[PDB]
tRNA from Escherichia coli K-12: 75 nucleotides with solved positions. It was solved by electron microscopy to 2.54 angstrom. The 2021 paper behind the entry is "Structural basis of early translocation events on the ribosome". The entry has 53 different proteins, among them 50S ribosomal protein L29, 50S ribosomal protein L23 and 50S ribosomal protein L3. The PDB entry is titled "Elongating 70S ribosome complex in a spectinomycin-stalled intermediate state of translocation bound to EF-G in an active, GTP conformation (INT1)". It holds a match to the Rfam family "tRNA". From the family's description: Transfer RNA (tRNA) molecules are approximately 80 nucleotides in length. Their secondary structure includes four short double-helical elements and three loops (D, anti-codon, and T loops). Further hydrogen bonds mediate the characteristic L-shaped molecular structure. tRNAs have two regions of fundamental functional importance: the anti-codon, which is responsible for specific mRNA codon recognition, and the 3' end, to which the tRNAs corresponding amino acid is attached (by aminoacyl-tRNA synthetases). tRNAs cope with the degeneracy of the genetic code in two manners: having more than one tRNA (with a specific anti-codon) for a particular amino acid; and 'wobble' base-pairing, i.e. permitting non-standard base-pairing at the 3rd anti-codon position. Taxonomically the source falls in Escherichia coli (Bacteria, Pseudomonadota, Gammaproteobacteria, Enterobacterales). The entry is indexed under Elongation complex, tRNA, mRNA, translocation, EF-G & GTP, RIBOSOME. The entry also models magnesium and zinc ions. The reconstruction used 33,688 particles.
RNA sequence: GCCCGGAUAGCUCAGUUGGGAGAGCAGGGGAUUGAAAAUCCCCGUG
RNA sequence: CCUUGGUUCGAUCCCGAGUCCGGGCACCA
Numbered sequence: 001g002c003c004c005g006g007a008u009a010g011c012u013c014a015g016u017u018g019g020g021a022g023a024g025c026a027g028g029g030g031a032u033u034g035a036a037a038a039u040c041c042c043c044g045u046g
Numbered sequence: 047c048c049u050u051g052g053u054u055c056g057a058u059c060c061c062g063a064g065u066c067c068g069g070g071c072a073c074c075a
Stems, first nucleotide, its partner, number of pairs: 001071007010025004019055001027043005048064005
C1' cells in the first nucleotide's frame, strides 16, 4: 500500500435485498410454596 | 446501531470519508 471483516442496552451477542433496533445474563418488582431454595412473569436500558 | 456527510418518502442496513480492532497479502529513501 491492497483486499476482507468487525464496532449494537450495565455485560455478552442476534438482527440488514433501509418499512423496526432485539435476545440472554446483570438489576428491580411481582407471581408461585406452609416456608426456604428451585422455577415463572414483568420493567427499565440505545 | 463507531464518528461525520449524501442517496431515498423513510437508513443499524446503501454510498463517501475518519477513528479503532482484526485476518491475509505486499513493503530495497